[PDB]
Context: one part of a larger RNA, bound to proteins that are not shown
Molecule: LSU-alpha, nucleotides 3 to 458; srRNA2, nucleotides 1 to 183; 5.8S rRNA, nucleotides 92 to 258
Organism: Leishmania donovani
């Protein structure tokens, strides 16, 4: 000269911006009130303010329970219990879980990791009546790793 | 072997929407019987009948005027798988509308041997 | 044969929430792990031996659950209120109206009657409107117009 | 009994009946005056008098007479204050051309002003009997005297109360007259 | 006598009650229900022979188009003229 | 070619998240394709 | 007069920033 | 499968 890694301009495809806001999810959050006063408490992990989405959200596929002849994602009624739990100027007050009857329920998988593969991936263009889970091409992305198997419901891969 | 949850093109019923779709009536005329009575049920599908000779403001008299519509009574009578409760000049199964088997008509989508067939793809 | 999630878990100071009590759960900071019989939990904190039960720090998943001041197309009703009552709003209501704004916010059923047949026509009167006539079962159903109450007021009798 | 009206919710027009009312006072002047109000009060000088009295120092009073202070009812002739009589005059700025007339400054100002209204700032008038209290007496017992008292009498205060002033018959005046009307 | 009290019959001011209810609270069910840069919610101004408010629409404005429907709409003028075009 | 419903294809002014800049202004741009043009040039 | 037509006029489209993909 | 930036790392 070229390249690569960081970083720009531009053309070309889209796409966040606001409304709603009952329920739902995050934060942030008070005082009145009650303890016959009041400061921890308690009203309340509420209302007000800020952010976000659905047709439900949010959980959820055990680092769970129990302690037994054991149960077996996850929600959600009864109960468990206004509790011989427990927390509290142990005063006002405040409070669950596990078991047990149910309600649903075809309920579960994919990555990372390891081993073996190593480009079989993935956009573009094209062609098939077709923006094919297809054929062809293609330094375009991407080996600083897409993708293919098998992990216990398992127990060989053309 | 399998698949309509891989792409492509055609094909049927079907729930779902939308659209239409029942039954049966008179009869008595006016202010007063278009009311009543005959006391459980029968009689009774049958008797009887009238206290309204109306009322209309101080009394009495004499002209004078005055009762919307029958979803009411009374009677016969019908429909009922329809008694539903809305309408109508007054209370309506029979004056409408409804009420109910069922009929058409249909962009994908959805749901029926994972509906069926046909190319090309995958895949125990 | 191999491995299976790390400034994560913890732990220590605060602070902050639970029924979580020598500390249920979180958060800032400082400290930071094991994986060679290994981690966690097993509601009194330490040290130690065994025992049960599980395998975090990555993720998607339908029904059953919520609608406590949404919306959208539909149906069903009510021992509910009846126009001073029920939405604030039965009505051309979140409307006239008020505030410089943020915001506040009423009254009001227009129900005459079966049908407008909504009084044609003389008549006094500038008109409004009166007196007559007509309509109609009612016109004292004539517009606000069904019933028309209480209170007040007039008028004629009387006491 | 006469008269005169009314019976008004749903028509006209008749009649009955029945309610209410009027059905005798009106109008004009003279007065009485129950009752209520209530008003006049106070000082000064002349005079008694340099006297009563007293040693002296001092020093009064009544009849009476004249004025005042406060109060009251009133007048408006004087004198004073007001002047929107805009009365007459003056007079300053503006204004209709000057002049006459005047006009505007909420009554321009000034000086004088009648009427009326007004002032202790002018002027006028403001008074009689009786009951009584304290008091002093009088007769006079009680109680053989005494005593203003017990019974009875006198005298008597700016007090009360009438008389005189002010409203006056819901004080219902059968006081009294004037006219008209009913009887 | 006047005013003023009182009762009656009757009128007037006044809108209570009753009947009357296309309204409101509140419970509850179905579902191929949940908005925008492809310009949304609000906001403005327009639009009918006649038209201020509402409603309905948007220079194609009280409405075009399509189907079903099967002779109106209607306060007043208007208008092809019954087999649907 | 009624009406009235009900939807499949239309229209849908000026704004607002509001986005070419601005704003109590019916205001002014860059670019790009379009109308319209009684001057002028050309028959 | 028919075609063009200079300023003026008068219409449609595109043009916010961020962001991802891409050429 | 465009145009460029850097005493970043190379040739």
């Nucleotide at each position: 000269a070229g390249a690569c890694c960081u970083g720009a301009g531009u053309g070309u495809g889209g796409c966040a911006g606001g409304a709603c806001u009952a329920c739902c999810c995050g934060c942030c959050g008070a005082a009145c009130u009650u303890a016959a006063g009041c400061a921890u408490a308690u009203u309340a992990c509420u209302c007000a303010g800020c952010g976000g989405a659905g047709g439900a959200a949010a959980a959820g596929a055990a680092a769970a329970c129990a302690a037994c002849c054991g149960u077996g994602a996850u929600u959600c009624u009864c109960u468990c219990a206004g509790u011989g739990a427990g927390c509290g100027g142990c005063g006002a007050g405040c409070g669950a879980a596990g078991a047990g009857g149910g309600a649903a329920c075809g309920a579960a998988c994919u990555c990372g990791u390891u081993g073996c593969c190593g480009a079989a991936u993935c956009g573009g263009g094209u062609c098939u009546u077709a923006c094919a889970a297809g054929g062809c091409c293609u330094u375009g992305a991407g080996u600083u790793g897409u993708g293919g198997c098998a992990c216990a419901a398992a127990u060989a891969u053309c | 072997u399998g698949g309509u949850u891989g792409g492509u093109g055609c094909a049927g019923g079907a729930g779902u929407g939308g659209c239409g779709a029942a039954a049966u009536u008179c009869a008595a005329g006016c202010g007063c019987a278009a009311a009543g009575c005959a006391a459980a049920c029968c009689c009774g599908u049958u008797g009887c009948u009238g206290a309204a000779u109306a009322c209309a403001a101080c009394c009495c008299u004499u002209c004078a005027u005055g009762u919307g519509a029958g979803u009411a009574u009374u009677g016969a009578g019908c429909c009922a798988a329809a008694g539903a409760a809305g309408g109508u000049g007054u209370u309506a199964g029979c004056c409408c509308a409804u009420u109910g088997a069922g009929c058409c008509a249909u962009a994908a989508a959805c749901c029926u041997g994972a509906g069926c067939g046909c190319c090309u793809c995958a895949u125990g | 044969a191999a491995g299976c999630g790390a400034g994560u878990a913890g732990c220590a100071c605060u602070g902050u929430u639970u029924g979580g009590g020598a500390a249920u759960g979180c958060a800032g900071u400082g400290u930071c792990a094991a994986g060679u019989u290994g981690g966690c939990a097993g509601g009194u904190a330490u040290u130690u031996g065994u025992c049960u039960g599980c395998c975090a720090a990555a993720g998607u998943u339908a029904a059953a659950u919520a609608c406590a001041g949404a919306g959208u197309a539909g149906g069903a009703a009510g021992a509910c209120c009846g126009a001073u009552a029920g939405c604030g709003a039965a009505c051309a209501a979140g409307u006239a109206g008020c505030g410089u704004g943020a915001g506040c916010g009423a009254a009001a059923g227009u129900u005459u009657g079966a049908a407008a047949a909504g009084c044609a026509c003389u008549u006094u009167g500038g008109a409004a409107a009166g007196a007559g006539a007509g309509u109609g079962a009612a016109a004292u159903a004539g517009a606000a117009c069904c019933u028309g109450a209480a209170g007040u007021c007039g008028u004629g009798a009387c006491a | 009994g006469u008269g005169a009206g009314a019976u008004u919710g749903u028509g006209a027009a008749g009649g009955g009946a029945u309610c209410u009312c009027g059905c005798a006072g009106g109008u004009a002047u003279c007065g009485u005056g129950a009752g209520g109000g209530a008003a006049g009060u106070a000082u000064g000088g002349g005079g008694u008098a340099g006297u009563a009295c007293g040693a002296g120092a001092g020093g009064a009073a009544c009849u009476c007479c004249c004025a005042u202070g406060c109060c009251g009812u009133g007048c408006c002739u004087c004198u004073a204050g007001u002047u929107u009589c805009u009365g007459g005059g003056g007079u300053u700025u503006g204004u209709c051309g000057a002049a006459c007339g005047g006009c505007a400054a909420g009554u321009g100002c000034c000086c004088c002003g009648a009427a009326g209204c007004c002032a202790u700032c002018g002027c006028a008038c403001g008074g009689u009997g009786g009951u009584u209290c304290u008091c002093g007496g009088c007769u006079g017992a009680a109680c053989g005297c005494c005593u203003c008292u017990a019974a009875g009498c006198c005298a008597g205060a700016a007090g009360c109360c009438a008389a005189u002033c002010c409203c006056a018959u819901g004080u219902c005046c059968a006081g009294a007259u004037g006219c008209c009307c009913a009887c | 006598a006047a005013c003023g009290u009182g009762u009656c019959g009757c009128g007037a001011u006044g809108g209570a009650u009753g009947a009357c209810u296309u309204g409101g609270c509140u419970u509850c069910c179905u579902a191929u229900u949940u908005c925008g840069u492809u310009g949304a919610a609000g906001a403005a101004c327009g639009c009918a022979g006649c038209a201020a408010a509402g409603u309905g629409c948007g220079a194609u404005a009280a409405g075009u188009g399509g189907u079903a429907u099967c002779a109106a709409u209607u306060g007043c003028a208007g208008a092809a003229u019954c087999a649907u075009u | 070619a009624a009406u009235u419903g009900c939807c499949c294809a239309a229209u849908c002014u000026u704004u607002g998240a509001a986005c070419g800049c601005a704003a109590a202004c019916g205001g002014c741009g860059c670019a790009u394709g379009g109308g319209a043009g009684a001057a002028g040039c050309u028959c | 007069g028919a075609g063009c037509c200079a300023u003026c006029c008068c219409c449609g489209u595109g043009c916010a920033u961020g962001c991802c993909a891409c050429a | 499968u465009c145009u460029c930036a850097g005493u970043g790392u190379c040739g």